[PDB]
C1' cells in the first nucleotide's frame, strides 16, 4: 500500500429531542337563535348510502374554546448529526361506508442532501412567525488537482468532488 472492520476526534448561527411563563390561534370553530337563499341537495376530489319530522347556504344577534406551530435561555442526545424522497402500516380529517388527496405517527430503505446563510419559487401551516423542499448565489469544513511563498511541513491563489468524505488509534488479512 489494497480491502475488511474496530474504537478516537474537527466542521459552527452544526444537528435532533426535552421544558417554558406567555403571544399567537381569535372575537375563529362551535353552541342558542334571527330573517333569507338551496330545491333534492352534507366533506378537500370522487363512489355508494340513510335521514326530507332531514340537509345545506347567506348575512346577522347573543356567548365563546382548543389543539398543533411560536416562544427568553435552560436540559439531553450528538457530528449522515439529521432533513427529505419513496414504499409498507397505523390514526386524524364528512352524517355514515369506500377509493384519493391531505396532517401526525411507527417501520424500512445510501433513492437524494457535507454543512450553514441569502435571494427566487413551490408545499405544509390561521399566519407574518415556524418547518419541508428546488433553483441561483457565494460562503464555509474536507481532501484532491495545479500553483505562489516558507523549508520539515505551515500559509495563501485558483480548479473540482461527496459525509458510502476527512483528520487519527489500532485488530484482521491480501
Nucleotide at each position: 500500500g489494497g480491502c475488511c472492520g474496530a474504537c478516537g476526534g474537527a466542521g459552527g448561527c452544526g444537528c435532533g429531542c426535552c421544558c417554558g411563563a406567555g403571544a399567537u390561534g381569535a372575537g375563529u370553530a362551535g353552541g342558542c337563535u334571527g330573517u333569507c337563499c338551496c330545491a333534492u341537495c352534507a366533506g378537500g376530489g370522487g363512489a355508494g348510502g340513510a335521514a326530507u319530522c332531514g340537509g345545506g347556504g347567506a348575512c346577522g344577534g347573543c356567548u365563546g374554546a382548543a389543539a398543533g406551530g411560536c416562544g427568553a435561555g435552560g436540559g439531553c442526545g450528538c457530528c449522515g448529526a439529521a432533513g427529505g424522497g419513496u414504499g409498507c402500516a397505523g390514526a386524524g380529517u364528512u352524517c355514515c361506508u369506500c377509493c384519493c388527496g391531505c396532517u401526525c405517527u411507527g417501520c424500512a430503505u445510501g433513492c437524494c442532501u457535507g454543512g450553514g446563510g441569502g435571494u427566487a419559487u413551490g408545499g405544509g401551516g390561521a399566519a407574518u412567525a415556524c418547518c419541508c423542499a428546488u433553483a441561483c448565489c457565494a460562503c464555509u469544513g474536507u481532501c484532491a488537482c495545479g500553483g505562489a511563498g516558507g523549508u520539515c511541513u505551515c500559509u495563501c491563489c485558483g480548479u473540482g468532488g461527496a459525509g458510502a468524505g476527512c483528520c487519527g488509534u489500532c485488530g484482521g488479512u491480501c
Solved structure of RNA, 174 nucleotides shown. On the sample the depositors note: In vitro transcribed RNA from the Thermotoga maritima MSB8 asd gene. Entry title: Crystallization of the Thermotoga maritima lysine riboswitch in free form. It was solved by X-ray diffraction to 3.1 angstrom. Crystals were grown from: 18% PEG 4000, 0.1M Sodium Citrate, 20% isopropanol, pH 5.7, VAPOR DIFFUSION, HANGING DROP, temperature 293K. The entry is indexed under free form, riboswitch, RNA. Primary citation: Serganov et al., Nature (2008), "Structural insights into amino acid binding and gene control by a lysine riboswitch". Rfam match: Lysine riboswitch aptamer. The literature on the family includes a 2003 paper in Cell by Mandal et al., "Riboswitches Control Fundamental Biochemical Pathways in Bacillus subtilis and Other Bacteria". About the family: Riboswitches are metabolite binding domains within certain messenger RNAs that serve as precision sensors for their corresponding targets.